[PDB]
RNA sequence: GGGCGAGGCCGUGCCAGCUCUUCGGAGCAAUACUCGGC
RNA sequence: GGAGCUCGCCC
Numbered sequence: 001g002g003g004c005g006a007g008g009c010c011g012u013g014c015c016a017g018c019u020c021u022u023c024g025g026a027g028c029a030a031u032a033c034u035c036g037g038c
Numbered sequence: 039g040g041a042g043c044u045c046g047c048c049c
Base pairs, nucleotide, nucleotide: 001049002048003047004046005045006044007043008038009037010036011035014040015039017028018027019026020025033042034041
Other pairs, nucleotide, nucleotide, family: 012032tWH013031tWS014031tHS021024tWS
């Protein structure tokens, strides 16, 4: 280095995607070990 | 679905 294994609990939820859109924007799930907390 | 880290183990 690749490959599996670990990375507790609570929270928020980037980009792509998906659904809309009057095209400015609105929503849908999924999503931190990593961001705040405990 | 997309990046990066730590610690193990294996190759």